An RNA: 23 nucleotides with solved positions.
[PDB]
RNA sequence: GGGUGUAUUGGAAAUGAGCACCC
Numbered sequence: 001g002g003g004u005g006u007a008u009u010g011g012a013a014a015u016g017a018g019c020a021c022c023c
Stems, first nucleotide, its partner, number of pairs: 001023006009017001
């Protein structure tokens, strides 16, 4: 940041994500 694999937060809601691997 691009690609691939999946989620759960103890989050109490939503304010929005998070983790691992390859360059």
The PDB entry is titled "Solution structure of the ID3 stem loop of domain 1 of the ai5gamma group II intron".
Primary citation: Popovic and Greenbaum, Rna (2014), "Role of helical constraints of the EBS1-IBS1 duplex of a group II intron on demarcation of the 5' splice site".
Released in 2013, the model rests on solution-state NMR data.